Entry title: Crystal Structure of an RNA/DNA hybrid of HIV-1 PPT. This is an experimental structure of RNA, together with DNA, with 20 nucleotides shown. The 2003 paper behind the entry is "An Unusual Sugar Conformation in the Structure of an RNA/DNA Decamer of the Polypurine Tract May Affect Recognition by RNase H".

DNA sequence: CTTTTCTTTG
């Protein structure tokens, strides 16, 4: 950096 | 579909 393991706001 | 936290990767 934006992808991803877990959980979430809309 | 957009967004957030913890964590990781290359």
């Nucleotide at each position: 950096c934006a992808a991803a393991g877990a959980a979430a706001a809309g």